[PDB]
Context: bound to proteins that are not shown
RNA sequence: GCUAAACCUAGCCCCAAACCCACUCCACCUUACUACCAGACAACCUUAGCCAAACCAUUUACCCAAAUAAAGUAUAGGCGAUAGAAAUUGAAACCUGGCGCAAUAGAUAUAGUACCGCAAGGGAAAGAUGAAAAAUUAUAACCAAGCAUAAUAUAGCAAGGACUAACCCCUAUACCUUCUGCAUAAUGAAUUAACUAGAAAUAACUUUGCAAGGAGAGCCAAAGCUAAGACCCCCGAAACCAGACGAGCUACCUAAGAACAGCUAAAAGAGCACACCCGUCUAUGUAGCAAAAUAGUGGGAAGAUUUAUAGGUAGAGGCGACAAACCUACCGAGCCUGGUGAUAGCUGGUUGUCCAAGAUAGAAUCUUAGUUCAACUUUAAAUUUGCCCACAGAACCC
RNA sequence: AAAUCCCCUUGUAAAUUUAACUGUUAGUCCAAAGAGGAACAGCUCUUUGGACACUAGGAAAAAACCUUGUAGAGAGAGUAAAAAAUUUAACACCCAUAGUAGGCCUAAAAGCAGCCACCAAUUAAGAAAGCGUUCAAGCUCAACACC
RNA sequence: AAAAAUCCCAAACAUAUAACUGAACUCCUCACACCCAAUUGGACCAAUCUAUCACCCUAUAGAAGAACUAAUGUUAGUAUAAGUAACAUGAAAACAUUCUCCUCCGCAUAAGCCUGCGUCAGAU
RNA sequence: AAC
RNA sequence: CAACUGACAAUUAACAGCCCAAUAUCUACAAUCAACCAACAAGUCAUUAUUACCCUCACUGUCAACCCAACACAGGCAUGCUCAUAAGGAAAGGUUAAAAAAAGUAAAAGGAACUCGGCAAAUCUUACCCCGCCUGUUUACCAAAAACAUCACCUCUAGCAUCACCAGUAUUAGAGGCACCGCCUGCCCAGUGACACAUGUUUAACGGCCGCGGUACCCUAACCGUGCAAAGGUAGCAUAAUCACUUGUUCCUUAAAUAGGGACCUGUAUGAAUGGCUCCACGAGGGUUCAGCUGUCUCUUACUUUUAACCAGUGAAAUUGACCUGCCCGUGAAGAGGCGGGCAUAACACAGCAAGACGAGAAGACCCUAUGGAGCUUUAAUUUAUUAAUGCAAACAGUA
RNA sequence: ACCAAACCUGCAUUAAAAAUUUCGGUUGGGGCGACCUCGGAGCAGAACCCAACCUCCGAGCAGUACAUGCUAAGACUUCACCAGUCAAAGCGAAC
RNA sequence: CUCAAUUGAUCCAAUAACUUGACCAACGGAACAAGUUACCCUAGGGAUAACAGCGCAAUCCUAUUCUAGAGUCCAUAUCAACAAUAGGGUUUACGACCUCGAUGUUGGAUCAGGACAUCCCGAUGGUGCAGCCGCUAUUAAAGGUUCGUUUGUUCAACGAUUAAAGUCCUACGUGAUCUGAGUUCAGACCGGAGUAAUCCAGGUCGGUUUCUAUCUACUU
RNA sequence: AUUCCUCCCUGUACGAAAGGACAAGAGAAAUAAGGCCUACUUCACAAAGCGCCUUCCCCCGUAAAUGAUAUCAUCUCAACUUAG
RNA sequence: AAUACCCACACCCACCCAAGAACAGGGUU
Repeated sequence: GCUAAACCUAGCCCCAAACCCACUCCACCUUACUACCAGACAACCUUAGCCAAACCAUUUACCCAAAUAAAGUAUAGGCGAUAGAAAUUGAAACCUGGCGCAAUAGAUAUAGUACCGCAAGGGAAAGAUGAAAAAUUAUAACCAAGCAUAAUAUAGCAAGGACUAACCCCUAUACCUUCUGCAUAAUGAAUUAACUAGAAAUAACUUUGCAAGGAGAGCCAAAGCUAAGACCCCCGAAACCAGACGAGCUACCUAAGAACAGCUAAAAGAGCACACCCGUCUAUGUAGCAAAAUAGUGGGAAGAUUUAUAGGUAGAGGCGACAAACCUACCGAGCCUGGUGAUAGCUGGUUGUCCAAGAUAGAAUCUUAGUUCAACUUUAAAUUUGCCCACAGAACCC
Repeated sequence: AAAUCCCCUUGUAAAUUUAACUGUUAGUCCAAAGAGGAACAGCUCUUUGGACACUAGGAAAAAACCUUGUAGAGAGAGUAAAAAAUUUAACACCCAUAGUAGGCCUAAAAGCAGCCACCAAUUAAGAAAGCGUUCAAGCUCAACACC
Repeated sequence: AAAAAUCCCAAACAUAUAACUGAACUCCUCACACCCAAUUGGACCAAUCUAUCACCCUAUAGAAGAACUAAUGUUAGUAUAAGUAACAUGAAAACAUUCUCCUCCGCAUAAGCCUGCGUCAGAU
Repeated sequence: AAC
Repeated sequence: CAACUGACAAUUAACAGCCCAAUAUCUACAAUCAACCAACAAGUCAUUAUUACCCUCACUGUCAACCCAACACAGGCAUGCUCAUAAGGAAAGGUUAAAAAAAGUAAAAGGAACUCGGCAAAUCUUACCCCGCCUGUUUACCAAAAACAUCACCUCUAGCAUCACCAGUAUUAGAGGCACCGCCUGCCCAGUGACACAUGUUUAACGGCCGCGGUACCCUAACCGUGCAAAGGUAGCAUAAUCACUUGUUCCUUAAAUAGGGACCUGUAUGAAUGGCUCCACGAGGGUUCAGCUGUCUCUUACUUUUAACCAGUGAAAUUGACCUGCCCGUGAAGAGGCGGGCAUAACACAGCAAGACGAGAAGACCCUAUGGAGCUUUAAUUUAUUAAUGCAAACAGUA
Repeated sequence: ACCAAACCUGCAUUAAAAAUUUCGGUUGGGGCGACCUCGGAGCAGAACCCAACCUCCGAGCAGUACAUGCUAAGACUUCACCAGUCAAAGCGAAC
Repeated sequence: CUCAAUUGAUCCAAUAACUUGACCAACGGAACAAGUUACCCUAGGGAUAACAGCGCAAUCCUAUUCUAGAGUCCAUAUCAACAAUAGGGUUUACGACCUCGAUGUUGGAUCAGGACAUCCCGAUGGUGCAGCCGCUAUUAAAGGUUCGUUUGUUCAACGAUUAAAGUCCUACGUGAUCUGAGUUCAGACCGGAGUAAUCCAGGUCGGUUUCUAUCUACUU
Repeated sequence: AUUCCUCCCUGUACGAAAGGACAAGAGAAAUAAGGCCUACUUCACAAAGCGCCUUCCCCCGUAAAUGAUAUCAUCUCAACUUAG
Repeated sequence: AAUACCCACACCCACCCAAGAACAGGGUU
């Protein structure tokens, strides 16, 4: 000094109350939005599975009709994890508010648009003057990273001690994570701004209140009861299942079509050889012209050939001259959505300051990458012995 | 065997119990006693102790070795542990007669293939120490002298 | 008694008196809660909203979407690699025309997309 | 690239 | 130029789409210049009788330098004509002519001596082995093959009607094995499976087809004795596309042969439709070789295009803790640009190399772990939800 | 006092083809091998404990009673818990 | 009561009751559950292997000490046992210390750097060295150390030579320089194992080798 | 900068014979390095090889004299002299 | 070991070159 920076509205979330929608100009189930002709075409089906059980196979809450209490009781149950009532009891109003957000937040939304995908489907970003723009006035100028103003000077985690002096001198092996142990040539990090990650119950402790009683029915009670306070994270799989979408690529089939020069042979699932189909070998290319190509060389080229068009076979499946091939660029079994915030003893990450105490024998475990108990550590209390240890005392076997 | 348990005193100020959890439960080196292995490993497994995973100085840099711990400012001072020494090998001159080839089986055992003795001449020379000869031969060693 | 591979390793010293140097140890003047991982316990506190105060930005309390030098983190911007890799216009001229060279290409129908180098103005 |  | 923005205009049907009143009925004889001939895979086309039948050409597509590949993509794309063009296009922004790199051309003498290998290029060449008969299909995106299919052969199932098989009928259809043809395909029902119960059959079904001690030079075994078993590997072939011993031994090939070809061969793990053994053609299959050929090489060189470097224009990626980013020895999480001891040391570009930065890259596929997954198999555990068959029950009619 | 045609339905059996699930641990990497519990001795010499895929030996019973009945102070403890141990006294009994 | 362990929880089943039940031996015990994966996938591990590196040096190699013994006698021209003492870090092993959020192999091609424990060439001593030939030992690393046949090959055998056709280290030097012939994912054949899936450090045919150089070093 | 080879030494010494040199000298070559185009060749205003030209020093281990400790001797980690 | 090799300098727009990727270097009588 540029790039830039800044804004406050749009609107949105949760509640409450109240029940709510449809050109009636034309067209819209055929190839939807297409004025007009003989079809007999119609729905009624237990959800499963992830996960938990530290595997898994019985099992594992998901509401279906009054809030509370009974009650997490009776019961159920690999009597394990866990599930779980009922009788009975019985509540007390108008809705127009917010100790909700303010453009990376809040609905995904300026919009289910652009864009992507054949399809189901997925799915955004952003704006800012002023009373007046029939005033473009106008320092608002100053602020992130990035640059320019203004390149460089022996030598060193880039600094510090310093110094008259920037350097020169002395000292100094980046941060996080993990680990027995990292400068480590072990991981992550270009950088700036914004976003991004500890939610909870009994049982205890502190503080009030009342007290053999406490609480605004129920519950607890041999100083208890009531109220408050403080205490329990994030991202990540391959997978599994339910329902849809997909055969315009490809695999196979069906219907009806097209192509195959020329030369031999003159009959050919024959030969040479264009078109055409395929892809043996080599080189190039490798963010490429190209998410599989280019040049040359090659196999076949009247057949079990190639190819255009419409239709069909749909995943617990299909098709397959079985390569465990192909099924819309990534099929040992597709893709989309949902369950689903799937689960993860495994990895990674985990945000302000200061102080203090603090690494500790082992056992069991389908257990040794983990956990429960012990032991160690920590905090607050009650009490008295705690550590060092002086004579004496603690086996023959060997 | 080093040691250990118990243990009043003493020197010290910690210990036990009660209530509530969490975290540690994949560990490395040094010294010592051992086991395994190769009396190998920066190797593996147990025990006692120390250190590290907490600061600082040193040994070169250094986790584990040695000094040293309780926290700051100083342009003060006394100390701690703390710097490796070693260089390695000389050596005598001299002279040596013979009894007797001592005997024993061999080709010989003349001193040397082996066995027995091993006395004795000269004041001195082993019935033979090392070489050597097929055997002999021949050369040194011990001896006497000089010093 | 001695041998290995990139290039030995501080440099040097035989003589001036046993003493010196040397720490976060200890002492010295002042003041002191101010050096351990996991974990545990405490004293404080930034910003925000609310109640009441305050009124050039504050206090006492309640509450919570309450704090980022790191997750091959998400979005946006800007750097490094880098002005590097890579890309393009046949020649001449009056811009009328001419010349040189390829053509294994072209024309059209089908299919497919749907106004996508026709006229005028514009900046880019 | 050139507009 | 505009292929960008705003406005304006535009492609005019005869070309192509856009249809057929009913009932009943008929429709044996391909095409290939269709004539002769010749077949097999057996083929793409027609009306008729009756009834009813006035009017008329409306509607829609018509452009473009265009589609599918994210692009103004060197890719993919059916048909008729043109077969080098009457149509359509421009490889070079300008300069210099370094390396390295890519694509070509030429080469002295030699002619495979390089190499795993004659890959590539040049030229136009013979003979022989293994596998597979062959033509074909295959893993789109690393395997085109000896794998699959294949004509032939064989086994098994089925006695049959109105959506497949099939509008078919054992000379058929389906489920399978192997692989044309040629010679063969040997023994076995012990076990499993399948069939049916005189309780057995089946191996071109799953599969299997021995051993010990000795006796005629050599341990060799005709043979002797002996155990087991259902049978004991027969024919054949051979150091194999066949554990190792193996570079078996021998002849040819080479000057030299772990290669190749021909023979012996208990190969103790060869071997017969899980097919064995020869043989004609064929093979982008694997292997060997004669002659030639050539820069593959002895041993490289020169030229051109691209590339490259400079000038101008436009203008990306992966990576990046910060960097003022030296060498030697040693140390250290055991391999130092950063530490210790030494040496070196004005600063700053451009062009090359690739030794290092345990370089970029993709949270290693090898290995281990996980009370993580998934596919496949089954004499792993549980079960038969489904299909089929059997028996009982329920429903159903009678006869002595 | 014989004996019932088929189809559907329920109940059982047998085949098929199927579905859910799993595939332990220690280990001088893992695999093969070996082992997985209890006890005695050494390593561990003297209170206790102390490992090795370290060195040796053994066990997974047997025999005898039938008060091998009932109760109960106090103590040990295989390093937790589970468990496992000892026992005074008393009742009731033997003698 | 003796012996030393001489044994087994809950739930559950049986039993009128007392009471009894698992080689639940993986013995603190899932109620009952196997293989293969090279078609494979995911999460982690350098807490754990294959390569290298590193520690040790059992193995291996070298040198010296003594002198048994061969060497016609003759310890030491030469060789060398039983044993001892030191060193090197080329083999085979052990260990498991960095690296599994990637440290890319064998052999070959190019380039080569280095040690000397010298293959050649140089200078010396000894010899059981007459001479040419040879053996051994000291010093010497300036210079050099061939081409081919089959094999992936390094090695080895063979042919022709040479003065010689040396050993070793360099991440079994060097794949951001190259090749991929072995080993060798996905395919397949054979022999064998196994019911099968599938497997064999058994063979055999085939089978995509990326990078625009930022820094150090270097470029007569 | 090295190395092989040919010639005299030489059939010499040595060696019974057989066999058979080492030194010095001369010549011609290969390799490696550095350059060049008059031939020749690939080629053609030039670049290259298959072609042409040039290429110089030693190394330390030992063998010898004199001579002391140790009066001989002794090559000397005794002083010194040589091959240096 | 020595010996041997190199050795000066703003004319420099532009042009040529046996010099050279660029810069640079030599020549332009």

The depositors describe the entry as "Human mitochondrial ribosome in complex with E-site tRNA". An RNA structure (16S mitochondrial rRNA) from Homo sapiens, in which 1500 nucleotides are resolved. The organism belongs to Homo, within Eukaryota. The reconstruction used 36,165 particles. Rfam match: Bacterial large subunit ribosomal RNA. Rfam links the family to the GO terms structural constituent of ribosome and ribosome. It was solved by electron microscopy to 3.5 A. Primary citation: Aibara et al., Elife (2020), "Structural basis of mitochondrial translation".